[PDB]
C1' cells in the first nucleotide's frame, strides 16, 4: 500500500443493411 | 410492427488477477 492501462462479468445509453420468437 | 439474442463505441458497477508509474 496510492494513481493510470489491460483482461473477465453485470447493467445502461447511443449506433440504416446481423439473429431468432410472435 | 413488438419482443429476445449478438456486435461496435462510451459510461457505471462487481472479494482476491495483469502491466506501467
Ligand atoms: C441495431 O439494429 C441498432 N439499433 C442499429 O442502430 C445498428 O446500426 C445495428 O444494430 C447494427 O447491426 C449494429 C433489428 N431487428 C435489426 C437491426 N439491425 C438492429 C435492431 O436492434 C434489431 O432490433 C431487435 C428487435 O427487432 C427490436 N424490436 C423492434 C428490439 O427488441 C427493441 C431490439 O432488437
Nucleotide at each position: 500500500u496510492g494513481c493510470g492501462u489491460c483482461a473477465c462479468g453485470u447493467c445502461g445509453a447511443c449506433g440504416a443493411a446481423g439473429u431468432c420468437g410472435c
Shown are 43 nucleotides from a PDB entry: RNA.
Keywords: ribosome, RNA, aminoglycoside, antibiotic-resistance.
The PDB entry is titled "Crystal structure of the bacterial A1408me1A-mutant ribosomal decoding site in complex with geneticin".
Primary citation: Kanazawa et al., Nucleic Acids Res. (2017), "A structural basis for the antibiotic resistance conferred by an N1-methylation of A1408 in 16S rRNA".
It was solved by X-ray diffraction to 2.1 angstroms.
The model includes bound geneticin (GET).